[PDB]
RNA sequence: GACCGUCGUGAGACAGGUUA
Numbered sequence: 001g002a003c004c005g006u007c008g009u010g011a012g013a014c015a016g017g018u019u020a
Base pairs, nucleotide, nucleotide: 001019002018003017004016005014006013007012
Other pairs, nucleotide, nucleotide, family: 008010tHS008011tHS
C1' cells in the first nucleotide's frame, strides 16, 4: 500500500485478525 470483520452518516477509528 491492501483485505476483512467491528464502531462511525463521513473523514476515518480499533493494543482485533491478515498480507507486502

An RNA structure (60S ribosomal RNA fragment) from Oryctolagus cuniculus, in which 20 nucleotides are resolved. The structure was determined by cryo-electron microscopy at 9 A resolution and released in 2011. It comes from the structure "Core of mammalian 80S pre-ribosome in complex with tRNAs fitted to a 9A cryo-EM map: classic PRE state 2". The entry has 7 different proteins, among them Ribosomal protein S23, Ribosomal protein S30 and Ribosomal protein L36a. Budkevich et al. published it in Mol.Cell in 2011: "Structure and dynamics of the Mammalian ribosomal pretranslocation complex". The entry is indexed under Mammalia, translation, elongation cycle, tRNA, RIBOSOME.